Description: The PDB entry is titled "Crystal structure of 16 base pair RNA duplex containing a C-A mismatch". An RNA structure, in which 32 nucleotides are resolved. The work is reported in "Crystal structures, reactivity and inferred acylation transition States for 2'-amine substituted RNA" (Gherghe et al., J.Am.Chem.Soc., 2005). It was solved by X-ray diffraction to 2.1 angstrom.
[PDB]
RNA sequence: GCAGACUUAAAUCUGC
RNA sequence: GCAGACUUAAAUCUGC
Numbered sequence: 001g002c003a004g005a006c007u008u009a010a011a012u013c014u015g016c
Numbered sequence: 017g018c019a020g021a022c023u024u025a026a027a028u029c030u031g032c
Base pairs, nucleotide, nucleotide: 001032002031003030004029005028007026008025009024010023012021013020014019015018016017
C1' cells in the first nucleotide's frame, strides 16, 4: 500500500 | 431520530 471483518463519522439512495 | 444498501474517511483485528 491492497483486501476482508467490525465499529465510528460523513455523502448518496430507500424503508419506518 | 432509527434501520438497511452503497461509497468515502478514521480506529481495532486478520490476510497479502